């Protein structure tokens, strides 16, 4: 090299894995003007189509209303290697691991002992912050399975020459 078998999905369902807005409960913390809580202007995030990329094909991510959330980001913002899934590789992308990042550090009220300000120490409400258990509430494009479309991408095993 030319063949043969065989390997596609992320239509749907399960769930290996992860996630924790939100309740219980328990250990440590900062802690009442750098906490937390309110609510007000900014920002920021969640849907199908159309389009905009990607792509066999299923789709995929990007855009984007209401609603509501968030600005210390469950669902659901954003990047690096790496694994793993998308046909071994692999696209858009999914997922994990392990480091990160970013949505006024705005202003307004409320802000214990406790002041008209200060030094430092001390006990400390709610709630907040790591961690664990459960609970709720989720994601899952690991694996099955099953749809309705499908390979132009080339790998295993193996023939041939």
């Nucleotide at each position: 090299g030319g063949g043969c078998u065989u390997c596609g999905u992320u239509a749907g369902g399960u769930g290996a894995g992860g996630c924790u807005c939100c309740u219980g409960u328990a250990u440590g913390g900062a802690g009442a003007u750098a906490c937390g809580c309110u609510g007000c202007u900014g920002c920021c995030c969640a849907a199908a189509a159309a389009u905009g990329u990607c792509c066999a094909a299923a789709g995929a991510c990007g855009c984007c209303a209401a609603u509501g959330g968030g600005u210390c980001a469950a669902c659901a913002g954003a990047a690096a290697u790496c694994a793993u899934c998308g046909a071994c590789a692999u696209a858009a992308g999914g997922u994990g691991a392990u480091u990160u990042u970013u949505a006024a550090u705005g202003c307004a009220g409320c802000u214990g002992g406790a002041u008209g300000c200060u030094u430092g120490u001390c006990c400390u409400a709610u709630g907040c912050c790591a961690u664990a258990c459960a609970g709720u509430g989720c994601u899952a494009a690991a694996g099955c399975u099953c749809u309705a479309c499908g390979a132009u991408u080339g790998a295993a095993g193996c023939c041939c020459a």

Record summary
Method: X-ray diffraction, resolution 1.85 A. The entry became public in 2011. Solved structure of RNA (M-box Riboswitch RNA) from Bacillus subtilis, 161 nucleotides shown. An Rfam search finds the family "M-box riboswitch aptamer (ykoK leader)" in it. Rfam links the family to the GO terms regulation of gene expression and response to magnesium ion. Rfam describes the family as follows. M-box riboswitch, also know as ykoK leader is described as a metaloregulatory RNA that sense divalent metals and function as a genetic control element of genes related to divalent metal transport in bacteria. The depositors describe the entry as "Crystal structure of manganese bound M-box RNA". Crystallisation conditions: 10%MPD, 40mM sodium cacodylate, 12mM Spermine .4HCl,20mM KCl, 50mM Ammonium sulfate, 5mM MnCl2, pH 7.2, VAPOR DIFFUSION, temperature 293K. Lineage of the source: Bacteria > Bacillota > Bacilli > Bacillaceae > Bacillus. The 2011 paper behind the entry is "Insights into Metalloregulation by M-box Riboswitch RNAs via Structural Analysis of Manganese-Bound Complexes". Keywords: manganese-RNA complex, RNA. The entry also models potassium and manganese(II) ions.